An RNA structure with a sequence from Escherichia coli, together with DNA, in which 88 nucleotides are resolved. The entry also models zinc and magnesium ions. Primary citation: Zuber et al., Nat Commun (2024), "Concerted transformation of a hyper-paused transcription complex and its reinforcing protein". Keywords: pausing, RfaH, ops site, transcription complex, TRANSCRIPTION. The sample was in a buffer at pH 7.5. The entry has 5 different proteins, among them DNA-directed RNA polymerase subunit omega, DNA-directed RNA polymerase subunit beta and DNA-directed RNA polymerase subunit beta'. The depositors describe the entry as "fully recruited RfaH bound to E. coli transcription complex paused at ops site". Released in 2024, the model rests on cryo-electron microscopy data to a resolution of 3.1 A.

Context: bound to proteins that are not shown
RNA sequence: UGGCGGUAGCGU
DNA sequence: CCACCACGCGGGCGGTAGCGTGCTTTTTTCGATCTTCC
DNA sequence: GGAAGATCGAAAAAAGCACGCTACCGCCCGCGTGGTGG
Repeated sequence: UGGCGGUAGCGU
RNA backbone atom coordinates (compact mmCIF):
# COMPACT_ATOMS: atom_id res chain seq x y z
P U A 1 -1.44 5.88 0.75
O5' U A 1 -1.72 4.32 0.70
C5' U A 1 -0.68 3.38 0.99
C4' U A 1 -0.69 2.24 0.00
C3' U A 1 -1.93 1.36 0.00
O3' U A 1 -3.01 1.93 -0.72
C1' U A 1 0.00 0.00 0.00
P G A 2 -4.49 1.92 -0.10
O5' G A 2 -5.17 0.63 -0.75
C5' G A 2 -4.85 0.21 -2.07
C4' G A 2 -5.76 0.86 -3.09
C3' G A 2 -5.65 0.33 -4.51
O3' G A 2 -6.39 -0.86 -4.71
C1' G A 2 -5.63 2.69 -4.54
P G A 3 -6.46 -1.54 -6.17
O5' G A 3 -7.62 -0.75 -6.91
C5' G A 3 -7.74 -0.79 -8.33
C4' G A 3 -8.11 0.56 -8.90
C3' G A 3 -7.85 0.73 -10.39
O3' G A 3 -8.90 0.22 -11.18
C1' G A 3 -7.00 2.60 -9.21
P C A 4 -8.83 -1.29 -11.74
O5' C A 4 -9.24 -1.14 -13.27
C5' C A 4 -8.26 -0.94 -14.27
C4' C A 4 -8.12 0.52 -14.64
C3' C A 4 -7.32 0.79 -15.90
O3' C A 4 -8.09 0.65 -17.08
C1' C A 4 -6.57 2.21 -14.16
P G A 5 -7.90 -0.64 -18.02
O5' G A 5 -6.96 -0.12 -19.19
C5' G A 5 -7.35 0.99 -20.00
C4' G A 5 -6.15 1.70 -20.56
C3' G A 5 -5.05 0.79 -21.11
O3' G A 5 -5.32 0.33 -22.42
C1' G A 5 -4.09 2.46 -19.73
P G A 6 -4.81 -1.12 -22.88
O5' G A 6 -3.27 -0.89 -23.20
C5' G A 6 -2.85 0.12 -24.10
C4' G A 6 -1.37 0.39 -23.98
C3' G A 6 -0.48 -0.84 -24.03
O3' G A 6 -0.24 -1.29 -25.35
C1' G A 6 0.18 0.55 -22.24
P U A 7 -0.07 -2.86 -25.65
O5' U A 7 1.40 -3.17 -25.13
C5' U A 7 2.51 -2.41 -25.60
C4' U A 7 3.74 -2.67 -24.77
C3' U A 7 4.09 -4.13 -24.54
O3' U A 7 4.72 -4.73 -25.66
C1' U A 7 4.28 -2.95 -22.51
P A A 8 4.37 -6.25 -26.05
O5' A A 8 5.30 -7.10 -25.08
C5' A A 8 6.69 -6.85 -25.01
C4' A A 8 7.30 -7.40 -23.75
C3' A A 8 6.92 -8.82 -23.39
O3' A A 8 7.63 -9.79 -24.14
C1' A A 8 6.79 -7.46 -21.46
P G A 9 6.94 -11.20 -24.48
O5' G A 9 7.10 -12.04 -23.14
C5' G A 9 8.38 -12.22 -22.55
C4' G A 9 8.28 -12.65 -21.11
C3' G A 9 7.48 -13.91 -20.84
O3' G A 9 8.21 -15.09 -21.12
C1' G A 9 6.89 -12.24 -19.27
P C A 10 7.44 -16.44 -21.51
O5' C A 10 6.90 -16.99 -20.12
C5' C A 10 7.80 -17.28 -19.06
C4' C A 10 7.08 -17.88 -17.88
C3' C A 10 6.06 -18.96 -18.23
O3' C A 10 6.66 -20.22 -18.44
C1' C A 10 5.11 -17.43 -16.70
P G A 11 6.17 -21.14 -19.66
O5' G A 11 5.01 -22.03 -19.02
C5' G A 11 5.22 -22.74 -17.81
C4' G A 11 3.95 -22.89 -17.02
C3' G A 11 2.78 -23.51 -17.77
O3' G A 11 2.85 -24.93 -17.81
C1' G A 11 2.05 -21.60 -16.56
P U A 12 3.14 -25.68 -19.20
O5' U A 12 2.15 -24.98 -20.23
C5' U A 12 1.13 -25.72 -20.88
C4' U A 12 -0.18 -25.61 -20.15
C3' U A 12 -1.43 -25.81 -20.99
O3' U A 12 -1.75 -27.18 -21.19
C1' U A 12 -1.68 -23.87 -19.67
P DC B 1 8.33 48.47 -14.22
O5' DC B 1 8.76 46.96 -14.54
C5' DC B 1 10.01 46.69 -15.16
C4' DC B 1 10.32 45.21 -15.12
C3' DC B 1 9.31 44.31 -15.84
O3' DC B 1 9.99 43.24 -16.49
C1' DC B 1 9.45 43.68 -13.58
P DC B 2 9.32 42.50 -17.75
O5' DC B 2 9.58 40.94 -17.47
C5' DC B 2 10.90 40.42 -17.54
C4' DC B 2 11.01 39.12 -16.75
C3' DC B 2 10.12 37.98 -17.24
O3' DC B 2 10.80 36.73 -17.06
C1' DC B 2 9.59 38.46 -15.01
P DA B 3 10.29 35.40 -17.81
O5' DA B 3 10.25 34.30 -16.65
C5' DA B 3 11.47 33.81 -16.10
C4' DA B 3 11.25 33.15 -14.74
C3' DA B 3 10.44 31.85 -14.77
O3' DA B 3 10.88 31.00 -13.72
C1' DA B 3 9.26 33.48 -13.53
P DC B 4 10.57 29.42 -13.78
O5' DC B 4 9.37 29.22 -12.74
C5' DC B 4 9.57 29.49 -11.35
C4' DC B 4 8.27 29.38 -10.59
C3' DC B 4 7.37 28.21 -11.02
O3' DC B 4 6.71 27.58 -9.89
C1' DC B 4 6.17 30.20 -11.16
P DC B 5 6.98 28.03 -8.36
O5' DC B 5 5.95 27.12 -7.53
C5' DC B 5 5.68 27.43 -6.17
C4' DC B 5 4.21 27.77 -5.96
C3' DC B 5 3.25 26.58 -6.00
O3' DC B 5 2.40 26.61 -4.85
C1' DC B 5 2.50 28.30 -7.46
P DA B 6 1.09 25.70 -4.77
O5' DA B 6 -0.04 26.60 -5.46
C5' DA B 6 -1.41 26.31 -5.24
C4' DA B 6 -2.23 27.60 -5.24
C3' DA B 6 -3.72 27.41 -5.43
O3' DA B 6 -4.42 28.48 -4.81
C1' DA B 6 -2.85 28.58 -7.27
P DC B 7 -5.97 28.32 -4.40
O5' DC B 7 -6.68 29.57 -5.09
C5' DC B 7 -6.36 29.93 -6.43
C4' DC B 7 -7.58 29.82 -7.33
C3' DC B 7 -8.43 28.58 -7.10
O3' DC B 7 -9.77 28.85 -7.48
C1' DC B 7 -7.59 28.51 -9.26
P DG B 8 -10.86 29.28 -6.39
O5' DG B 8 -12.14 29.66 -7.27
C5' DG B 8 -12.01 30.57 -8.36
C4' DG B 8 -12.59 29.97 -9.64
C3' DG B 8 -13.70 28.95 -9.42
O3' DG B 8 -14.72 29.12 -10.40
C1' DG B 8 -12.01 28.00 -10.73
P DC B 9 -15.42 30.56 -10.62
O5' DC B 9 -16.89 30.19 -11.14
C5' DC B 9 -17.12 28.97 -11.83
C4' DC B 9 -16.70 29.07 -13.28
C3' DC B 9 -17.56 28.26 -14.26
O3' DC B 9 -17.61 28.92 -15.52
C1' DC B 9 -15.36 27.45 -14.33
P DG B 10 -18.63 28.42 -16.65
O5' DG B 10 -17.74 27.47 -17.58
C5' DG B 10 -18.37 26.65 -18.56
C4' DG B 10 -17.35 26.14 -19.57
C3' DG B 10 -17.81 24.94 -20.37
O3' DG B 10 -17.12 24.90 -21.62
C1' DG B 10 -16.10 24.29 -18.86
P DG B 11 -17.87 24.35 -22.93
O5' DG B 11 -17.29 22.87 -23.12
C5' DG B 11 -15.99 22.68 -23.66
C4' DG B 11 -15.60 21.21 -23.65
C3' DG B 11 -16.73 20.24 -24.03
O3' DG B 11 -16.23 19.22 -24.88
C1' DG B 11 -15.88 19.68 -21.90
P DG B 12 -17.21 18.48 -25.92
O5' DG B 12 -16.67 16.97 -25.94
C5' DG B 12 -15.93 16.50 -27.05
C4' DG B 12 -14.46 16.33 -26.69
C3' DG B 12 -13.74 17.60 -26.31
O3' DG B 12 -12.56 17.29 -25.58
C1' DG B 12 -13.16 16.94 -28.53
P DC B 13 -11.55 18.45 -25.13
O5' DC B 13 -10.49 18.53 -26.32
C5' DC B 13 -9.71 17.38 -26.65
C4' DC B 13 -8.73 17.69 -27.76
C3' DC B 13 -8.10 19.08 -27.71
O3' DC B 13 -6.70 19.01 -27.95
C1' DC B 13 -9.11 18.73 -29.82
P DG B 14 -5.81 20.34 -27.94
O5' DG B 14 -5.80 20.82 -29.47
C5' DG B 14 -5.39 19.92 -30.48
C4' DG B 14 -5.91 20.35 -31.84
C3' DG B 14 -5.35 21.67 -32.37
O3' DG B 14 -4.99 21.53 -33.73
C1' DG B 14 -7.71 21.72 -32.41
P DG B 15 -3.91 22.52 -34.39
O5' DG B 15 -4.77 23.44 -35.37
C5' DG B 15 -5.06 22.99 -36.69
C4' DG B 15 -6.35 23.61 -37.20
C3' DG B 15 -6.24 25.06 -37.64
O3' DG B 15 -5.79 25.11 -38.99
C1' DG B 15 -8.20 24.73 -36.31
P DT B 16 -5.69 26.51 -39.77
O5' DT B 16 -7.09 26.60 -40.54
C5' DT B 16 -7.43 27.77 -41.26
C4' DT B 16 -8.76 28.32 -40.79
C3' DT B 16 -9.80 28.51 -41.89
O3' DT B 16 -10.56 27.31 -42.04
C1' DT B 16 -9.78 30.35 -40.31
P DA B 17 -10.53 26.49 -43.42
O5' DA B 17 -11.31 25.14 -43.08
C5' DA B 17 -10.78 24.22 -42.12
C4' DA B 17 -10.22 22.99 -42.81
C3' DA B 17 -11.24 21.94 -43.19
O3' DA B 17 -10.69 21.09 -44.20
C1' DA B 17 -9.99 21.17 -41.35
P DG B 18 -11.40 19.70 -44.58
O5' DG B 18 -10.71 18.63 -43.60
C5' DG B 18 -9.31 18.41 -43.67
C4' DG B 18 -8.83 17.53 -42.52
C3' DG B 18 -9.37 16.10 -42.52
O3' DG B 18 -8.32 15.20 -42.22
C1' DG B 18 -9.82 17.13 -40.45
P DC B 19 -8.45 13.64 -42.59
O5' DC B 19 -8.20 12.90 -41.20
C5' DC B 19 -7.04 13.22 -40.43
C4' DC B 19 -7.24 12.82 -38.98
C3' DC B 19 -7.86 11.43 -38.77
O3' DC B 19 -7.20 10.73 -37.71
C1' DC B 19 -9.11 13.03 -37.61
P DG B 20 -6.73 9.21 -37.92
O5' DG B 20 -7.79 8.34 -37.08
C5' DG B 20 -9.18 8.50 -37.32
C4' DG B 20 -9.97 7.26 -36.94
C3' DG B 20 -9.54 5.97 -37.64
O3' DG B 20 -9.70 4.86 -36.77
C1' DG B 20 -11.55 6.94 -38.61
P DT B 21 -8.66 3.64 -36.82
O5' DT B 21 -9.06 2.83 -38.15
C5' DT B 21 -10.25 2.04 -38.17
C4' DT B 21 -10.61 1.63 -39.59
C3' DT B 21 -9.64 0.67 -40.26
O3' DT B 21 -10.34 -0.20 -41.14
C1' DT B 21 -9.66 2.72 -41.44
P DG B 22 -9.62 -1.51 -41.73
O5' DG B 22 -8.82 -2.11 -40.49
C5' DG B 22 -7.82 -3.10 -40.70
C4' DG B 22 -8.45 -4.48 -40.87
C3' DG B 22 -8.47 -5.33 -39.62
O3' DG B 22 -9.52 -6.29 -39.69
C1' DG B 22 -6.82 -6.14 -41.15
P DC B 23 -10.78 -6.18 -38.70
O5' DC B 23 -11.49 -7.62 -38.80
C5' DC B 23 -10.78 -8.79 -38.41
C4' DC B 23 -11.73 -9.94 -38.09
C3' DC B 23 -12.81 -10.21 -39.12
O3' DC B 23 -13.04 -11.61 -39.21
C1' DC B 23 -13.82 -9.67 -37.05
P DT B 24 -14.09 -12.23 -40.25
O5' DT B 24 -15.20 -12.88 -39.30
C5' DT B 24 -14.80 -13.74 -38.24
C4' DT B 24 -15.95 -14.01 -37.29
C3' DT B 24 -17.27 -14.39 -37.96
O3' DT B 24 -17.81 -15.56 -37.36
C1' DT B 24 -17.61 -12.60 -36.44
P DT B 25 -19.01 -16.36 -38.06
O5' DT B 25 -20.27 -16.01 -37.15
C5' DT B 25 -20.22 -16.26 -35.75
C4' DT B 25 -21.34 -15.53 -35.03
C3' DT B 25 -22.73 -15.71 -35.64
O3' DT B 25 -23.61 -16.29 -34.68
C1' DT B 25 -22.30 -13.42 -35.15
P DT B 26 -25.13 -16.63 -35.07
O5' DT B 26 -25.94 -15.36 -34.53
C5' DT B 26 -25.85 -14.99 -33.16
C4' DT B 26 -26.67 -13.75 -32.88
C3' DT B 26 -28.09 -13.78 -33.46
O3' DT B 26 -29.03 -13.40 -32.46
C1' DT B 26 -26.98 -11.80 -34.13
P DT B 27 -30.61 -13.56 -32.72
O5' DT B 27 -31.11 -12.05 -32.91
C5' DT B 27 -30.86 -11.09 -31.90
C4' DT B 27 -31.10 -9.68 -32.41
C3' DT B 27 -32.47 -9.46 -33.07
O3' DT B 27 -33.17 -8.43 -32.39
C1' DT B 27 -30.71 -8.56 -34.40
P DT B 28 -34.68 -8.05 -32.80
O5' DT B 28 -34.51 -6.74 -33.70
C5' DT B 28 -33.80 -5.62 -33.18
C4' DT B 28 -33.65 -4.54 -34.24
C3' DT B 28 -34.93 -4.21 -35.00
O3' DT B 28 -35.17 -2.81 -34.95
C1' DT B 28 -33.14 -4.62 -36.51
P DT B 29 -36.53 -2.19 -35.55
O5' DT B 29 -36.07 -1.54 -36.94
C5' DT B 29 -34.97 -0.64 -36.96
C4' DT B 29 -34.59 -0.28 -38.38
C3' DT B 29 -35.75 0.08 -39.31
O3' DT B 29 -35.36 1.16 -40.14
C1' DT B 29 -34.49 -1.62 -40.28
P DC B 30 -36.45 2.02 -40.96
O5' DC B 30 -35.58 2.73 -42.09
C5' DC B 30 -34.30 2.19 -42.44
C4' DC B 30 -34.27 1.83 -43.92
C3' DC B 30 -35.53 2.19 -44.69
O3' DC B 30 -35.19 2.61 -46.01
C1' DC B 30 -35.13 -0.10 -44.90
P DG B 31 -35.92 3.88 -46.67
O5' DG B 31 -35.63 3.71 -48.24
C5' DG B 31 -34.30 3.67 -48.72
C4' DG B 31 -34.14 2.63 -49.83
C3' DG B 31 -35.14 2.75 -50.98
O3' DG B 31 -34.53 2.34 -52.19
C1' DG B 31 -35.39 0.65 -49.95
P DA B 32 -35.18 2.70 -53.61
O5' DA B 32 -34.44 1.73 -54.64
C5' DA B 32 -33.88 0.50 -54.18
C4' DA B 32 -34.80 -0.67 -54.52
C3' DA B 32 -35.96 -0.33 -55.45
O3' DA B 32 -35.70 -0.81 -56.77
C1' DA B 32 -36.59 -1.82 -53.66
P DT B 33 -36.85 -0.76 -57.90
O5' DT B 33 -37.55 -2.19 -57.79
C5' DT B 33 -36.83 -3.36 -58.15
C4' DT B 33 -37.40 -4.60 -57.48
C3' DT B 33 -38.57 -5.27 -58.22
O3' DT B 33 -38.30 -6.66 -58.33
C1' DT B 33 -39.09 -4.99 -55.96
P DC B 34 -39.17 -7.60 -59.31
O5' DC B 34 -39.60 -8.82 -58.37
C5' DC B 34 -39.97 -8.58 -57.01
C4' DC B 34 -41.41 -9.00 -56.77
C3' DC B 34 -42.34 -8.83 -57.97
O3' DC B 34 -43.39 -9.80 -57.93
C1' DC B 34 -43.17 -7.61 -56.21
P DT B 35 -43.11 -11.37 -58.10
O5' DT B 35 -43.81 -12.00 -56.81
C5' DT B 35 -44.24 -11.13 -55.75
C4' DT B 35 -45.76 -11.07 -55.67
C3' DT B 35 -46.49 -11.27 -57.00
O3' DT B 35 -47.77 -11.86 -56.77
C1' DT B 35 -47.06 -9.20 -56.15
P DT B 36 -47.93 -13.40 -56.34
O5' DT B 36 -48.92 -13.32 -55.08
C5' DT B 36 -48.92 -12.14 -54.27
C4' DT B 36 -50.33 -11.58 -54.13
C3' DT B 36 -51.35 -12.12 -55.14
O3' DT B 36 -52.57 -12.40 -54.47
C1' DT B 36 -51.30 -9.76 -55.23
P DC B 37 -53.74 -13.21 -55.22
O5' DC B 37 -54.99 -12.22 -55.14
C5' DC B 37 -55.54 -11.88 -53.87
C4' DC B 37 -55.72 -10.38 -53.74
C3' DC B 37 -57.05 -9.84 -54.24
O3' DC B 37 -58.00 -9.76 -53.15
C1' DC B 37 -55.18 -8.40 -54.77
P DC B 38 -57.91 -8.63 -52.01
O5' DC B 38 -58.69 -7.39 -52.63
C5' DC B 38 -59.03 -6.28 -51.81
C4' DC B 38 -60.19 -5.50 -52.41
C3' DC B 38 -61.53 -6.23 -52.41
O3' DC B 38 -62.59 -5.31 -52.28
C1' DC B 38 -60.82 -5.85 -54.64
O5' DG C 1 -55.89 2.33 -65.28
C5' DG C 1 -56.16 1.17 -64.50
C4' DG C 1 -55.72 1.38 -63.06
C3' DG C 1 -54.21 1.51 -62.87
O3' DG C 1 -53.94 2.38 -61.77
C1' DG C 1 -54.97 -0.37 -61.70
P DG C 2 -52.59 3.25 -61.75
O5' DG C 2 -52.45 3.70 -60.22
C5' DG C 2 -53.46 4.49 -59.61
C4' DG C 2 -53.81 3.96 -58.23
C3' DG C 2 -52.71 4.09 -57.18
O3' DG C 2 -53.28 4.30 -55.90
C1' DG C 2 -53.19 1.80 -57.53
P DA C 3 -52.40 4.94 -54.71
O5' DA C 3 -52.57 3.90 -53.51
C5' DA C 3 -53.86 3.66 -52.95
C4' DA C 3 -53.87 2.41 -52.09
C3' DA C 3 -52.80 2.36 -51.00
O3' DA C 3 -53.31 1.69 -49.86
C1' DA C 3 -52.49 0.55 -52.48
P DA C 4 -52.67 1.95 -48.41
O5' DA C 4 -52.46 0.48 -47.82
C5' DA C 4 -53.56 -0.42 -47.73
C4' DA C 4 -53.08 -1.86 -47.68
C3' DA C 4 -51.98 -2.14 -46.65
O3' DA C 4 -52.19 -3.41 -46.05
C1' DA C 4 -51.21 -2.72 -48.80
P DG C 5 -51.55 -3.75 -44.62
O5' DG C 5 -50.89 -5.19 -44.83
C5' DG C 5 -51.69 -6.29 -45.23
C4' DG C 5 -50.87 -7.33 -45.98
C3' DG C 5 -49.66 -7.86 -45.22
O3' DG C 5 -49.56 -9.27 -45.40
C1' DG C 5 -48.97 -6.98 -47.30
P DA C 6 -48.37 -10.10 -44.72
O5' DA C 6 -47.26 -10.18 -45.86
C5' DA C 6 -47.65 -10.45 -47.20
C4' DA C 6 -46.55 -11.17 -47.96
C3' DA C 6 -45.41 -11.70 -47.11
O3' DA C 6 -44.85 -12.84 -47.73
C1' DA C 6 -44.61 -9.96 -48.52
P DT C 7 -43.81 -13.79 -46.95
O5' DT C 7 -42.53 -13.77 -47.90
C5' DT C 7 -42.55 -13.01 -49.11
C4' DT C 7 -41.17 -12.46 -49.41
C3' DT C 7 -40.12 -12.74 -48.32
O3' DT C 7 -38.84 -12.93 -48.91
C1' DT C 7 -40.22 -10.48 -48.71
P DC C 8 -38.48 -14.24 -49.77
O5' DC C 8 -37.86 -13.63 -51.11
C5' DC C 8 -37.94 -12.22 -51.33
C4' DC C 8 -36.57 -11.56 -51.22
C3' DC C 8 -35.59 -12.27 -50.28
O3' DC C 8 -34.28 -12.15 -50.80
C1' DC C 8 -35.88 -10.08 -49.55
P DG C 9 -33.14 -13.23 -50.42
O5' DG C 9 -31.78 -12.48 -50.80
C5' DG C 9 -31.72 -11.71 -51.99
C4' DG C 9 -31.30 -10.28 -51.69
C3' DG C 9 -29.95 -10.13 -50.99
O3' DG C 9 -29.24 -9.02 -51.53
C1' DG C 9 -31.60 -9.02 -49.76
P DA C 10 -27.67 -8.83 -51.22
O5' DA C 10 -27.34 -7.39 -51.83
C5' DA C 10 -28.34 -6.37 -51.86
C4' DA C 10 -28.19 -5.43 -50.67
C3' DA C 10 -26.85 -5.51 -49.94
O3' DA C 10 -26.10 -4.32 -50.19
C1' DA C 10 -28.72 -5.37 -48.42
P DA C 11 -24.72 -4.04 -49.40
O5' DA C 11 -25.18 -3.16 -48.15
C5' DA C 11 -25.98 -2.00 -48.35
C4' DA C 11 -26.44 -1.41 -47.03
C3' DA C 11 -25.32 -1.15 -46.02
O3' DA C 11 -25.44 0.16 -45.48
C1' DA C 11 -27.04 -2.44 -45.03
P DA C 12 -24.23 0.81 -44.66
O5' DA C 12 -24.76 0.84 -43.16
C5' DA C 12 -25.98 1.52 -42.85
C4' DA C 12 -26.43 1.20 -41.44
C3' DA C 12 -25.34 1.30 -40.37
O3' DA C 12 -25.82 2.01 -39.24
C1' DA C 12 -26.40 -0.81 -40.26
P DA C 13 -24.80 2.59 -38.15
O5' DA C 13 -25.19 1.80 -36.81
C5' DA C 13 -26.51 1.93 -36.28
C4' DA C 13 -26.76 0.87 -35.21
C3' DA C 13 -25.70 0.78 -34.12
O3' DA C 13 -26.32 0.64 -32.85
C1' DA C 13 -25.99 -1.33 -35.13
P DA C 14 -25.48 0.88 -31.50
O5' DA C 14 -25.41 -0.57 -30.83
C5' DA C 14 -26.62 -1.22 -30.45
C4' DA C 14 -26.34 -2.62 -29.93
C3' DA C 14 -25.18 -2.74 -28.94
O3' DA C 14 -25.51 -3.70 -27.94
C1' DA C 14 -24.76 -4.12 -30.79
P DA C 15 -24.85 -3.61 -26.48
O5' DA C 15 -24.05 -4.99 -26.35
C5' DA C 15 -24.73 -6.22 -26.55
C4' DA C 15 -23.74 -7.37 -26.68
C3' DA C 15 -22.48 -7.22 -25.83
O3' DA C 15 -22.16 -8.46 -25.22
C1' DA C 15 -21.89 -7.54 -28.09
P DG C 16 -21.31 -8.49 -23.86
O5' DG C 16 -20.18 -9.59 -24.15
C5' DG C 16 -20.54 -10.83 -24.74
C4' DG C 16 -19.37 -11.39 -25.54
C3' DG C 16 -18.01 -11.06 -24.96
O3' DG C 16 -17.57 -12.12 -24.13
C1' DG C 16 -18.07 -10.77 -27.37
P DC C 17 -16.27 -11.94 -23.20
O5' DC C 17 -15.06 -12.34 -24.17
C5' DC C 17 -15.06 -13.60 -24.82
C4' DC C 17 -14.11 -13.59 -26.01
C3' DC C 17 -12.77 -12.94 -25.74
O3' DC C 17 -11.88 -13.88 -25.16
C1' DC C 17 -13.65 -12.22 -27.85
P DA C 18 -11.07 -13.49 -23.83
O5' DA C 18 -11.05 -14.85 -22.99
C5' DA C 18 -12.27 -15.46 -22.60
C4' DA C 18 -12.03 -16.50 -21.52
C3' DA C 18 -11.15 -16.03 -20.38
O3' DA C 18 -11.95 -15.46 -19.35
C1' DA C 18 -10.32 -18.08 -21.23
P DC C 19 -11.30 -14.41 -18.32
O5' DC C 19 -10.47 -15.33 -17.31
C5' DC C 19 -11.13 -16.34 -16.57
C4' DC C 19 -10.13 -17.34 -16.01
C3' DC C 19 -9.13 -16.75 -15.04
O3' DC C 19 -9.69 -16.71 -13.74
C1' DC C 19 -8.07 -18.28 -16.55
P DG C 20 -9.99 -15.30 -13.03
O5' DG C 20 -8.82 -15.17 -11.95
C5' DG C 20 -7.48 -14.95 -12.38
C4' DG C 20 -6.55 -15.96 -11.75
C3' DG C 20 -5.19 -15.40 -11.35
O3' DG C 20 -5.23 -14.96 -10.01
C1' DG C 20 -4.87 -17.23 -12.79
P DC C 21 -4.84 -13.44 -9.66
O5' DC C 21 -3.25 -13.43 -9.75
C5' DC C 21 -2.51 -14.41 -9.04
C4' DC C 21 -1.14 -14.61 -9.66
C3' DC C 21 -0.29 -13.36 -9.76
O3' DC C 21 0.29 -13.05 -8.50
C1' DC C 21 -0.08 -14.68 -11.72
P DT C 22 0.67 -11.53 -8.16
O5' DT C 22 1.99 -11.26 -9.02
C5' DT C 22 3.15 -12.04 -8.79
C4' DT C 22 4.21 -11.77 -9.84
C3' DT C 22 4.57 -10.32 -10.03
O3' DT C 22 5.45 -9.89 -9.00
C1' DT C 22 4.43 -11.42 -12.13
P DA C 23 5.41 -8.36 -8.50
O5' DA C 23 6.21 -7.57 -9.63
C5' DA C 23 7.59 -7.85 -9.84
C4' DA C 23 8.07 -7.25 -11.14
C3' DA C 23 7.76 -5.78 -11.33
O3' DA C 23 8.72 -4.98 -10.66
C1' DA C 23 7.32 -6.97 -13.34
P DC C 24 8.35 -3.47 -10.24
O5' DC C 24 8.47 -2.65 -11.61
C5' DC C 24 9.73 -2.56 -12.27
C4' DC C 24 9.56 -2.02 -13.68
C3' DC C 24 8.89 -0.66 -13.77
O3' DC C 24 9.84 0.37 -13.56
C1' DC C 24 7.99 -2.13 -15.41
P DC C 25 9.36 1.81 -13.02
O5' DC C 25 8.65 2.48 -14.29
C5' DC C 25 9.40 2.78 -15.45
C4' DC C 25 8.49 3.12 -16.62
C3' DC C 25 7.56 4.29 -16.38
O3' DC C 25 8.22 5.50 -16.70
C1' DC C 25 6.38 2.47 -17.38
P DG C 26 7.89 6.84 -15.87
O5' DG C 26 6.42 7.24 -16.35
C5' DG C 26 6.20 7.67 -17.68
C4' DG C 26 4.72 7.89 -17.94
C3' DG C 26 3.98 8.63 -16.84
O3' DG C 26 4.07 10.03 -17.06
C1' DG C 26 2.74 6.71 -17.52
P DC C 27 3.80 11.06 -15.85
O5' DC C 27 2.21 11.02 -15.66
C5' DC C 27 1.35 11.42 -16.72
C4' DC C 27 -0.09 11.05 -16.42
C3' DC C 27 -0.61 11.53 -15.08
O3' DC C 27 -1.07 12.87 -15.19
C1' DC C 27 -1.26 9.27 -15.45
P DC C 28 -1.20 13.79 -13.88
O5' DC C 28 -2.50 13.23 -13.14
C5' DC C 28 -3.76 13.25 -13.80
C4' DC C 28 -4.77 12.38 -13.08
C3' DC C 28 -4.95 12.70 -11.61
O3' DC C 28 -5.85 13.80 -11.45
C1' DC C 28 -4.83 10.34 -11.94
P DC C 29 -7.44 13.63 -11.63
O5' DC C 29 -7.93 15.12 -11.95
C5' DC C 29 -7.12 15.96 -12.77
C4' DC C 29 -7.38 15.69 -14.25
C3' DC C 29 -6.68 16.65 -15.19
O3' DC C 29 -6.54 16.05 -16.48
C1' DC C 29 -9.00 17.12 -15.15
P DG C 30 -5.23 16.35 -17.37
O5' DG C 30 -5.64 17.61 -18.26
C5' DG C 30 -4.65 18.29 -19.02
C4' DG C 30 -5.29 19.26 -20.00
C3' DG C 30 -4.45 20.48 -20.33
O3' DG C 30 -4.86 21.03 -21.57
C1' DG C 30 -6.28 21.13 -18.98
P DC C 31 -4.02 22.23 -22.24
O5' DC C 31 -4.80 23.55 -21.77
C5' DC C 31 -6.12 23.80 -22.24
C4' DC C 31 -6.62 25.16 -21.77
C3' DC C 31 -5.59 26.28 -21.83
O3' DC C 31 -6.22 27.50 -22.21
C1' DC C 31 -6.34 26.04 -19.62
P DG C 32 -5.42 28.59 -23.07
O5' DG C 32 -6.04 29.99 -22.60
C5' DG C 32 -7.40 30.29 -22.88
C4' DG C 32 -8.01 31.14 -21.77
C3' DG C 32 -7.35 32.51 -21.56
O3' DG C 32 -8.34 33.46 -21.19
C1' DG C 32 -7.11 31.21 -19.60
P DT C 33 -7.92 34.98 -20.85
O5' DT C 33 -7.67 34.96 -19.27
C5' DT C 33 -8.70 34.49 -18.40
C4' DT C 33 -8.28 34.61 -16.95
C3' DT C 33 -7.49 35.88 -16.59
O3' DT C 33 -8.21 36.64 -15.62
C1' DT C 33 -6.52 33.94 -15.62
P DG C 34 -7.58 37.99 -15.02
O5' DG C 34 -6.76 37.50 -13.74
C5' DG C 34 -7.40 36.68 -12.77
C4' DG C 34 -6.50 36.47 -11.56
C3' DG C 34 -5.65 37.69 -11.17
O3' DG C 34 -5.85 37.99 -9.80
C1' DG C 34 -4.32 35.73 -11.29
P DG C 35 -5.42 39.42 -9.21
O5' DG C 35 -4.36 39.06 -8.07
C5' DG C 35 -4.69 38.08 -7.09
C4' DG C 35 -3.45 37.37 -6.59
C3' DG C 35 -2.40 38.27 -5.94
O3' DG C 35 -2.05 37.76 -4.66
C1' DG C 35 -1.40 36.90 -7.60
P DT C 36 -1.17 38.65 -3.64
O5' DT C 36 0.27 37.96 -3.69
C5' DT C 36 0.39 36.57 -3.44
C4' DT C 36 1.80 36.09 -3.73
C3' DT C 36 2.92 36.95 -3.13
O3' DT C 36 3.91 36.12 -2.54
C1' DT C 36 3.28 36.66 -5.43
P DG C 37 4.88 36.70 -1.39
O5' DG C 37 6.33 36.18 -1.82
C5' DG C 37 6.58 34.78 -1.93
C4' DG C 37 7.70 34.50 -2.92
C3' DG C 37 9.05 35.12 -2.57
O3' DG C 37 10.10 34.23 -2.94
C1' DG C 37 8.33 35.93 -4.67
P DG C 38 11.51 34.29 -2.17
O5' DG C 38 12.58 34.27 -3.35
C5' DG C 38 12.66 33.15 -4.23
C4' DG C 38 13.34 33.52 -5.53
C3' DG C 38 14.71 34.20 -5.38
O3' DG C 38 15.62 33.68 -6.34
C1' DG C 38 13.27 35.58 -6.65